Entry title: CRYSTAL STRUCTURE OF THE MALACHITE GREEN APTAMER COMPLEXED WITH TETRAMETHYL-ROSAMINE. This is an experimental structure of RNA (MALACHITE GREEN APTAMER RNA), with 38 nucleotides shown. The work is reported in "2.8 A crystal structure of the malachite green aptamer" (Baugh et al., J.Mol.Biol., 2000). The structure was determined by X-ray crystallography at 2.8 angstrom resolution and released in 2000.
[PDB]
RNA sequence: GGAUCCCGACUGGCGAGAGCCAGGUAACGAAUGGAUCC
Ligand code: ROS
Repeated sequence: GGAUCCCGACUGGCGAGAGCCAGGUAACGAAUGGAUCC
C1' cells in the first nucleotide's frame, strides 16, 4: 500500500410507533475506534 473482519450515533428503503431490509457504499470513519492478511 492492497485487501478482509468487528464496531452504526448515520444514510437509503419499507414502517412512518417499536421495529425490518440495505450500506467501501449511492453517500458516510464519530472514538486513542479494535483487528487480520499479504
Ligand atoms: C459501521 C460501518 C461504517 O461504514 C462506514 C463506511 C463508510 C464511511 C463511514 C462508515 C462509518 C461506519 C460506522 C459503523 C462511519 C464511521 C464514523 C463516522 C461515520 C460513519 N458499522 C458496520 C458498525 N464508507 C464506505 C465511505